An RNA structure, in which 26 nucleotides are resolved.
The structure was determined by X-ray crystallography at 2.8 angstrom resolution and released in 2023.
The entry also contains Double-stranded RNA-specific adenosine deaminase, not shown here.
Entry title: Crystal structure of ADAR1-dsRBD3 dimer in complex with dsRNA.
Mboukou et al. published it in Nat Commun in 2024: "Dimerization of ADAR1 modulates site-specificity of RNA editing".
RNA sequence: CGAAGCCUUCGCG
RNA sequence: CGAAGCCUUCGCG
Numbered sequence: 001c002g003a004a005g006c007c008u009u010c011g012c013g
Numbered sequence: 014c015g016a017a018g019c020c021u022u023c024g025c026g
Base pairs, nucleotide, nucleotide: 001024002023003022004021005020007018008017009016010015011014
Other pairs, nucleotide, nucleotide, family: 006019cWW
């Protein structure tokens, strides 16, 4: 530099 | 569904 995944939070249906 | 934050990992340097 480019991905992916959790944690939390916010908003929408 | 739309985002942000934070963490971890992958990939190329």